[PDB]
Context: one part of a larger RNA, bound to proteins that are not shown
């Protein structure tokens, strides 16, 4: 290349609609307002260990990438940003490493 | 060095403690 | 330097051991870390804290400084002379301190597991006060949200164990859910320990925070008025006490810390001047080094 | 965060609402969190998953596999055997809703005669 | 009547007040008589086989009847040891001491556990002429050498052991009907299979005979026993409870 | 008791058409 250049296939985890803003384009996640429902405290909650490493948090945004799109995004570009006498470390000893060469071993050990 | 050594003079951890280690 | 120590050395836990802080508030990000406020610990340092005597110095003397004096003697004594390393409580123990510098005993650090009366907390939860929301087909004195106090501290404190005093018990009493206990002292009076529990007051600025009135073009806003009773429940959950249970299981170690016990040896004069690594109270300095952001997972 | 990935697998722990009930259970909700799993028309056939079904009731299979029946809770009963401990919830019956009554189970104060007195 | 001042016989059950708590027993009255009205949520029952029971594995096809397990039981060692590890050194049971450590079978409990030591193997405190190393000893050579006695432990001989491996016999002939053979003969071995089970998860022949289960059964059960090729801690026969084991059959659906 | 006589039908998802994405064994 055929297959298909568009076939199998993007079907667990019930569920979304309405209207406004946007915006060159909006079924999402892009937001706000109704809003009907999950989860149902042994949560799809709030936090923390190992791990991660900068995702974190403003501004901005075209292409990649987010097996639909994307105005958004754990992405891309840029600016930020962890404050300790009392939270921990650092302190002590467990199993245990066993380690002054008296030893050994050709030597490493 | 599959050393809970097992012996290494003080193989000590030491005390404002006198003299003739 | 002298009984004395066999092992040297060191690492090995951000879940075990262990000095201590918690609350109201801020950011587009951090927060027991940062402003507010009210606290601690540690380590060195400072000043004040048993502490002056009989008597008389104050004051005739009673007394008064003095944590206490007596003593003989003498002319009273003015002379002499004695002496504080604190006191109470029959006891348990108890107060503001009151010879650690050491050998040396004891204890704490030092603990599983599984049930367990009771006691607070924390929630939830009815009935009541208020203050403001819900809802009004028709009823519904309704259906609802709100009312809140950290550390630290000071007192009072009482249930609960166990001790101490009087005291002697068969007619055996005393108790628990649970058999646990008494001549090796029961029941009883009375008091002692511990409080881990909670009341009350300090924090507590109506601290501050909620609410929920207002005012205020408005900003950093000024203010009102509130925070109140009761009571029931569950190891739907911590925590504290109690007592139990299984076991051919019997449930860490060291640092650190505390006590008491001892010989020496310090401190010790009373007319005091003091003093206290003082285990008491109070001030002053200071406390590096490293970690903190975000996710913990149907997208780190 | 590992599983070559925004991969239904994995990966120690701490909080812990109301209902109903024995219950940290199943349903259903409050606080907080989400609707994010390519969206639309349409409802063919085989499917995967889930219902019911006349009479018959295991005939069907290797083989009741797969289904389908009991099932909580009180009160009754309860066999064969046995290591006496069990068996066992044996089997094998009854009862429950919904309203309006009654009746048992406790707790702190005890009530507290009797005489006068002040007013 | 306001104020104010107290004994004790009895009282006495929801004494009289006040206040808590939610289970328990009824009873009436009432509706597709549909009531645990959702949810949670054992069918049951007569056997045979296996494992005792609780645990345990084959992550990523086998969870079981396999391992474990109490329980039996034999071994080894008194420490100069016993069983291991290390090249060497020096360890571990060992902070131990026969109620201990260490190696093994078997597999809770009942009831039992026949017989062989011929063979293989383990041990001996084994009376130990037959094998027989090196080293040391004579001996002959001019020496290498070569030769002899001796000659350790094992092996050879020998005892003891099977809850150490394993093993457990044949033909014949008889009982007034045929069958069958208590019984005799024998011939062999180290002992010739005992208590016991069984057509067994073990039997070929075999869908063995018989009885039951059935309308009809190569299954299932229950006996029967010349068991191709059953058997006693290579454990035999049982055995209640227990089981996501293996199977049959009745109810329920 | 739909296992079976002996199949039925009713649900969700999907398979189907669609817009946007889009492999792959295999030759």
């Nucleotide at each position: 290349g055929g297959a298909u250049a568009g076939u199998a296939g993007c079907a667990a985890a019930u569920a979304a609609u309405c209207g406004a803003a946007u915006g060159a384009g909006a079924g999402c996640c892009u937001u706000g307002g109704a809003g009907g429902a999950c989860u149902g405290a042994a949560g799809u909650g709030g936090a923390g260990a190992a791990g991660g490493g900068u995702u974190u948090c403003g501004u901005g945004u075209g292409a990649a990438c987010a097996g639909u799109g994307g105005u958004u995004g754990a992405u891309c570009a840029c600016g930020a940003g962890u404050u300790a006498g009392u939270c921990g470390g650092u302190c002590c000893u467990a199993a245990g490493u066993u380690c002054a060469a008296g030893g050994c071993g050709a030597a490493a050990g | 060095c599959g050393a809970a050594a097992a012996u290494u003079u003080u193989c000590a951890a030491g005390u404002a403690a006198a003299a003739c280690a | 330097u002298a009984a004395u120590u066999u092992u040297g050395a060191a690492c090995g836990a951000a879940a075990g051991g262990g000095a201590a802080u918690a609350c109201g508030g801020u950011u587009c990000c951090a927060a027991u870390u940062c402003c507010g406020u009210a606290a601690c610990c540690u380590g060195u340092u400072g000043a004040g804290u048993a502490u002056c005597c009989g008597u008389u110095u104050g004051u005739u003397a009673u007394u008064a400084a003095a944590u206490a004096u007596g003593g003989g003697c003498c002319u009273c004594g003015u002379g002499c002379u004695c002496a504080u390393c604190c006191u109470g409580g029959c006891a348990a123990c108890a107060g503001g301190a009151a010879c650690g510098a050491c050998c040396a005993u004891a204890a704490a650090g030092a603990a599983g597991c599984c049930g367990u009366c009771g006691a607070g907390a924390g929630a939830u939860a009815u009935c009541g006060g208020a203050a403001g929301a819900g809802u009004u087909u028709u009823c519904u004195u309704u259906u609802c949200u709100g009312u809140u106090u950290u550390a630290u501290a000071g007192c009072c404190g009482u249930a609960c164990u166990a001790c101490c005093a009087u005291g002697g018990a068969a007619g055996u009493c005393u108790u628990u859910c649970g058999c646990a206990g008494a001549g090796a002292g029961a029941u009883a009076u009375g008091g002692u320990a511990g409080a881990u529990g909670g009341g009350c007051u300090a924090g507590a600025a109506g601290a501050g925070c909620a609410u929920g009135a207002c005012a205020u073009a408005u900003a950093c806003u000024g203010u009102u008025g509130u925070g109140u009773c009761g009571a029931u429940a569950u190891u739907u959950u911590c925590u504290c006490c109690u007592c139990g249970g299984a076991c051919c299981u019997u449930g860490a170690a060291a640092a650190u810390u505390u006590a008491u016990g001892g010989u020496g040896g310090g401190g010790a004069c009373a007319c005091g001047c003091a003093a206290a690594c003082u285990u008491c109270u109070c001030a002053a300095c200071a406390g590096g080094c490293c970690g903190u952001a975000c996710c913990a997972a149907u997208a780190u | 965060c590992c599983g070559c990935a925004g991969c239904u697998g994995g990966u120690c722990u701490c909080c812990a609402a109301g209902g109903u009930g024995a219950a940290g259970a199943g349903u259903c909700u409050c606080u907080a969190g989400u609707c994010g799993a390519u969206a639309g028309a349409a409802u063919a056939a085989u499917g995967u998953a889930g219902g019911u079904a006349a009479g018959g009731g295991a005939a069907g299979u290797c083989g009741g596999c797969a289904a389908a029946u009991u099932a909580g809770a009180u009160c009754c009963g309860u066999a064969a055997c046995u290591u006496c401990g069990g068996g066992a919830u044996a089997a094998g019956g009854a009862u429950u809703g919904g309203c309006u009554c009654u009746g048992a189970a406790g707790a702190u104060u005890g009530a507290g005669a009797u005489a006068g007195u002040c007013g | 009547c306001g104020a104010u001042u107290a004994u004790c016989a009895a009282u006495u059950a929801a004494c009289a007040a006040u206040c808590a708590a939610u289970u328990c027993a009824g009873a009436a009255c009432u509706g597709g008589c549909a009531c645990g009205g959702a949810c949670u949520u054992g069918g049951g029952g007569a056997a045979u086989c296996c494992g005792a029971c609780u645990g345990u594995c084959u992550a990523a096809u086998u969870a079981a009847a396999a391992c474990a397990a109490a329980g039996c039981a034999u071994u080894g060692u008194g420490a100069u040891g016993g069983c291991c590890c290390u090249a060497g050194c020096g360890g571990g049971u060992g902070u131990u001491g026969a109620c201990a450590c260490a190696a093994u079978g078997u597999g809770a409990u009942u009831u039992c556990u026949g017989c062989c030591c011929a063979g293989u193997g383990c041990u001996c405190u084994g009376a130990a002429u037959g094998u027989c190393a090196a080293a040391g000893u004579g001996a002959a050579g001019a020496a290498a050498u070569u030769c002899a006695a001796g000659u350790a432990a094992g092996c050879g001989c020998g005892g003891g052991u099977c809850a150490a491996c394993g093993g457990c016999g044949g033909g014949a002939g008889u009982a007034a009907c045929u069958a069958u053979g208590a019984c005799u003969c024998u011939c062999u071995u180290a002992a010739g299979g005992u208590a016991g089970c069984c057509a067994a998860a073990u039997g070929c022949c075999u869908c063995g005979u018989c009885a039951u289960c059935u309308a009809a059964u190569u299954a299932g059960u229950g006996a029967c026993g010349c068991g191709c090729a059953u058997g006693a801690a290579u454990g035999g026969a049982u055995u209640a409870a227990c089981g996501a084991g293996a199977u049959u059959c009745c109810u329920a659906c | 008791u739909g296992u079976c006589c002996c199949u039925a039908u009713c649900u969700a998802c999907u398979a189907u058409c669609u817009a946007g994405c889009g492999a792959a064994a295999c030759c």

28S ribosomal RNA, nucleotides 1684 to 2738 from Drosophila melanogaster: 829 nucleotides with solved positions. Rfam match: Eukaryotic large subunit ribosomal RNA. On this family, see Yusupov et al., Science 2001: "Crystal structure of the ribosome at 5.5 A resolution". Among the 77 different proteins in the entry, which are not shown, are 60S ribosomal protein L3, Probable 60S ribosomal protein L37-B and Ubiquitin-60S ribosomal protein L40. Keywords: Specialised ribosome, Drosophila melanogaster, Testis, RIBOSOME.